Shown are 24 nucleotides from a PDB entry: RNA.
RNA sequence: GGACUUUGGUCC
RNA sequence: GGACUUUGGUCC
Numbered sequence: 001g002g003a004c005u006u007u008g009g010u011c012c
Numbered sequence: 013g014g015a016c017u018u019u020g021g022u023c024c
Stems, first nucleotide, its partner, number of pairs: 001024005008017005
Other pairs, nucleotide, nucleotide, family: 006019cWW007018cWW008018cWS
């Protein structure tokens, strides 16, 4: 860097 | 339920 999950912020 | 970003864990 990329994927899954999870926590937050902003929006539809 | 979506999108962009982000906190921790797992993978490549």

Method: X-ray diffraction, resolution 2.64 angstroms. The entry became public in 1995. The depositors describe the entry as "STRUCTURE OF AN RNA DOUBLE HELIX INCLUDING URACIL-URACIL BASE PAIRS IN AN INTERNAL LOOP".